Shown are 35 nucleotides from a PDB entry: RNA. The entry also contains Ribonuclease H1, not shown here. Entry title: Crystal structure of RNase H/RNA/PS-ASO complex at an atomic level.
Context: bound to proteins that are not shown
RNA sequence: UGGCGAGUGGGUGAGUGAGG
RNA sequence: CCU
RNA sequence: ACUCACCCACU
RNA sequence: G
Numbered sequence: 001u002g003g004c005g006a007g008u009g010g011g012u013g014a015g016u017g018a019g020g
Numbered sequence: 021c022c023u
Numbered sequence: 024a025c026u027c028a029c030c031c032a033c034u
Numbered sequence: 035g
Stems, first nucleotide, its partner, number of pairs: 004035001006034011018023003
Other pairs, nucleotide, nucleotide, family: none
C1' cells in the first nucleotide's frame, strides 16, 4: 500500500431458541 | 407479557 | 440464551 | 491483529 479477521464504545431497528 |  | 446488519468512532 |  492492497486484502481479511477478532473485539470495544456509542447508535438504529428487527428476527429468534428454550422456558413459564 | 416475563426469564 | 442468541443473530441479522446497518451508522459513526476506536483497538 | 